Context: bound to proteins that are not shown
C1' cells in the first nucleotide's frame, strides 16, 4: 500500500433535518415494551447520526402536507471515506 472479511460512514441553501445512489413501497415498527425523560458505545459537520441498554407503559412512524433539483417509513442492491481483524 492493498485484498477477502466484518462494523461504521454520507450534513450547501431551502426544508420538521444530518437527504450518499437507485429500485421496490403504500404501509411499517410497536408485551419479541411507543411517546417521553435517563447512561453506556462508537461516529460527530457539535447540530446531532447510530447502536444497545435503565426507568416508563401506549402509542410511534410513514402515506397526506410545506420545503427542496431530490423524500422521507420500511425493504433490497450498490466501498462513497474511514476503523478493526486478517491475509
Nucleotide at each position: 500500500g492493498u485484498c477477502g472479511c466484518g462494523c461504521c460512514u454520507g450534513c450547501g441553501u431551502a426544508g420538521g433535518a444530518u437527504a450518499g445512489g437507485u429500485g421496490g413501497g403504500a404501509g411499517c415498527c410497536u408485551g419479541u415494551g411507543a411517546a417521553c425523560c435517563c447512561c453506556c458505545g462508537c461516529c460527530u459537520c457539535c447540530g446531532g447520526g447510530u447502536g444497545g441498554g435503565g426507568g416508563g407503559g401506549a402509542g410511534g412512524c410513514g402515506c397526506c402536507g410545506g420545503u427542496g433539483a431530490a423524500a422521507u417509513a420500511c425493504c433490497a442492491c450498490c466501498c462513497u471515506g474511514g476503523c478493526g481483524c486478517g491475509g